[PDB]
Context: one part of a larger RNA, bound to proteins that are not shown
Molecule: 23S rRNA, nucleotides 571 to 1299
Organism: Staphylococcus aureus subsp. aureus USA300
């Protein structure tokens, strides 16, 4: 053990317990509500991505410069660097140097001015004080600079025990079939052609085991096997097959040539180093709460899923009517509608 | 060609709103 | 002038540069598209809650926390499933309501202008 | 009694699709449909009530 | 104080905190049982903090300040176990 479901949550009897003693703990008939998380998205329950589960490990760091903010010392000044002494210290000494006290100009220069200019003009940048040293925080720059990830590129090595070609030296090929050239004989001939038989044993010759292949098919496809097995099939004295010892090396070899092989990889082998190559791409980036809170637009861009400035967010100081809405008043402008005065289109009359 | 009547229009207008916009106190 | 609460400047720090639907003014397409491109507004994005059966973009409405209090919005009140089997007047007879046109038709109701008798 | 015409409310036919009723969500409904009018009530995390938290303003 | 307002939120800006290891100073705990682990009906607005009991058997808190290899659930993440 009549029940339909992201498994909980809120409500709730029944039963069983008794605590950090709390308007307690366990379970739960039955009812309401309810499509995990993360990433990426206009939008994901998504049948888009990622995670079998648990544990550990796993991502804005540091140095040196720049800028800004807070803090502190001194202040028209502030401060040393290397060095020396010292305990790898604080610190003392060290004023070279650096910033500031004055700017303007391309410069010569001039100087609270200066530049332009012919200018006693106008205009630009300045004057009518506050800096400096160290340091916390934010951000930027140079460094691999938040982390992981290419395909590749270069350099120096290692590989021909697989495979390709080659060199030297060895080995192997049951049986059957066919019957080239030559030769002999018998003809034939002036001679030579030429004919027949015999013999003879040629051939990248034929059929077919071993052996070497790999055409078809069946099986195998987390295999007996990272290429095989079964059944047939091609070659099988040859450009045959095969052993041993050697040679050719990657910007290269070798290739009866298929981008084919060079140790189960080859449009350029393998190993190590440059090296954390670069990755405007994808993925990931770990505690909590509080306040505010976008954008998906414009411009330019070998630019279009990137970037830059502007727009929109936030924080902090300033300034103070400059913001918003409505009323009233004034104005700019040509849409809706309408019209045919112009341009064009069009229907029926009339007159010429 | 002119005239009477009647129509059409983003690039027609003798006309012309509502709104929106710019300002003033 | 009234109400209201911003506005601007200077610095520190950004993110964003794929948008979507709906309504409406238009181009484009075929007065096609959940199409596409601009104007305007809202919502989603980045918004839960109630309604639209379910249903980002529609309607109501912006969740500091707690309550076994109350009033309302859109939308609703026979049962599922809270609240009217409410009241008055009428229409429909098609389950129309609960997906559609040219056209057709003594379906039925309200209005009229009229003609013969 | 009987016609013509004009305007209008609500219905009818036109109306055929593929797993299963199959656009009222289901049951069902002749109102529980539709149109006007009225009075109640329900209904949200909207507003109010009570207590509490945080941060601002006034005093 | 009382009385008014505000408190949805992604990218993102701002603020305040929790916890980890180490250091300095102060003050403490521990074989009459430290850290770790396990269980519990505990406390705090959150991160989180205690206490009690069992296990364990020698180290460890607190306060203030300083410094970071300081917090993992996702990377077809790495290693181990299952």
């Nucleotide at each position: 053990a009549c029940a339909a479901g992201u498994a909980g949550u809120c409500a709730g009897a029944g039963c069983c317990c008794g605590u950090u003693a709390a308007u307690g703990g366990g379970u739960g008939a039955u009812g309401g509500c309810g499509u995990g998380c993360c990433u990426u998205u206009u939008g994901u329950a998504g049948a888009a991505u990622g995670a079998a589960c648990c544990g550990g490990c796993g991502a804005g760091u540091u140095a040196c410069g720049a800028u800004u903010u807070g803090a502190u010392g001194c202040a028209a000044g502030g401060u040393u660097a290397a060095g020396c002494a010292g305990u790898a210290a604080a610190u003392g000494u060290g004023g070279a140097g650096c910033c500031g006290u004055a700017g303007c100009g391309a410069a010569a220069g001039c100087g609270a001015g200066u530049c332009u200019g012919a200018a006693u003009a106008g205009g630009g940048c300045g004057u009518u004080u506050a800096g400096u040293a160290u340091u916390u925080g934010g951000u930027c720059g140079u460094a691999g600079a938040c982390c992981c990830g290419a395909a590749a590129c270069c350099a120096g090595g290692u590989g021909a025990u697989c495979u390709a070609c080659c060199c030297u030296u060895g080995g192997u090929c049951a049986g059957g079939u066919u019957g080239a050239a030559g030769u002999u004989c018998a003809g034939g001939u002036a001679a030579c052609a030429c004919u027949g038989a015999a013999u003879g044993g040629a051939g990248g010759a034929c059929c077919g085991a071993a052996c070497c292949g790999a055409c078809u098919u069946a099986c195998g496809u987390u295999g007996a096997a990272a290429a095989g097995u079964g059944a047939g099939c091609g070659g099988a004295u040859g450009a045959a097959c095969u052993g041993a010892g050697g040679g050719u090396a990657g910007c290269g070899g070798a290739g009866a040539a298929a981008u084919u092989c060079c140790a189960a990889u080859c449009g350029a082998a393998c190993c190590u180093g440059g090296a954390g190559a670069u990755a405007g791409c994808u993925g990931g980036u770990u505690c909590u709460c509080u306040c505010c809170g976008a954008a998906a637009u414009a411009g330019c861009u070998u630019u279009a899923g990137g970037g830059c400035u502007a727009g929109c967010c936030u924080c902090a100081a300033g300034u103070g009517a400059u913001g918003a809405u409505u009323a009233u008043u004034g104005g700019a402008g040509g849409u809706a509608g309408a019209g045919c005065a112009c341009u064009g289109u069009u229907u029926g009359g009339a007159c010429g | 060609a002119u005239u009477c009547a009647g129509a059409c229009a983003a690039a027609c207008u003798c006309c012309g709103a509502a709104u929106g916009c710019c300002a003033a106190u | 002038a009234a109400u209201u609460u911003a506005a601007c400047u200077u610095g520190g720090g950004a993110g964003u540069c794929a948008g979507a639907a709906c309504a409406u003014g238009g181009g484009u397409g075929a007065u096609a598209a959940g199409g596409u491109c601009c104007g305007u507004g809202u919502u989603c994005g980045a918004a839960a809650g109630g309604g639209a059966a379910a249903c980002a973009g529609c309607c109501c409405a912006g969740a500091c926390c707690a309550c076994c209090a109350g009033c309302u919005a859109a939308g609703g009140u026979c049962c599922c499933a809270a609240a009217a089997u409410a009241u008055a007047u009428g229409u429909u007879a098609a389950g129309u309501g609960g997906a559609a046109a040219a056209g057709g038709a003594u379906g039925u109701g309200g209005c009229g202008u009229u003609g013969c008798c | 009694g009987u016609g013509a015409c004009a305007c209008u409310g609500c219905g009818c036919c036109g109306a055929a699709a593929a797993u299963g009723u199959a656009c009222c969500g289901g049951g069902g409904c002749u109102a529980a449909a539709c149109a006007u009018a009225u009075u109640a009530c329900c209904g949200a995390a909207g507003c109010u009530g009570u207590g509490g938290a945080u941060u601002g303003u006034c005093c | 104080g009382g009385a008014c307002a505000a408190u949805g939120g992604u990218a993102g800006g701002a603020g305040a905190g929790c916890g980890u290891u180490c250091u300095a100073a102060g003050g403490g705990c521990g074989u009459u049982g430290a850290a770790g682990c396990a269980u519990g009906a505990u406390c705090g607005u959150a991160a989180g903090g205690a206490c009690a009991u069992g296990u364990g058997g020698a180290g460890c808190g607190c306060u203030u300040a300083g410094a970071a290899g300081u917090g993992a659930g996702a990377a077809u993440g790495c290693c181990g176990g299952u």